Solved structure of RNA, 68 nucleotides shown. Ions in the entry include magnesium and sulfate.
RNA sequence: GGCCUUAUACAGGGUAGCAUAAUGGGCUACUGACCCCGCCUUCAAACCUAUUUGGAGACUAUAAGGUC
Ligand code: GNG
Numbered sequence: 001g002g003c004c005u006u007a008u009a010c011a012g013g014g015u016a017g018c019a020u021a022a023u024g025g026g027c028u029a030c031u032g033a034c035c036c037c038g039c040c041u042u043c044a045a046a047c048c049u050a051u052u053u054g055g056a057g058a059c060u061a062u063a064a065g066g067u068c
Stems, first nucleotide, its partner, number of pairs: 001068009010038001013031006024048002032039001040057007
C1' cells in the first nucleotide's frame, strides 16, 4: 500500500438565511469532538402554512484484527 472483517461517526440530524414549489417537500452557511472526502441509493410508517421517524445498503475517515 491492496483486499476483507469488526468497531466508532452520520441522520443532510440541529440551527439560520433564502427559495413557495406537489412532475414538490429544495439550496447554502454554520454546527454535527479531534477528521479529511462527503452527507449518497432504496424501502417503510406518519405527515405537509417546503418533513419527522424507522429499516437495509453505499462513500470517507479513524482504531483493532485478518490476509498478502
Ligand atoms: O468519522 C467522523 C468524521 O467523519 C465524518 N463522518 C461521520 N460519519 C460519516 C462521515 N463521513 C462519511 N461518511 C459517514 O458516514 N464520508 C464526520 C467527522 O468529520

Crystals were grown from: 0.05 M Na-acetate or Na-succinate, pH 4.7-5.1, ~3.0 M ammonium sulfate, 0.5 mM spermine and 20 mM magnesium chloride, VAPOR DIFFUSION, HANGING DROP, temperature 293K.
It comes from the structure "Crystal structure of the 2'- Deoxyguanosine riboswitch bound to 2'-deoxyguanosine".
The structure was determined by X-ray crystallography at 2.3 A resolution and released in 2011.
An Rfam search finds the family "2dG-I riboswitch aptamer (M. florum)" in it.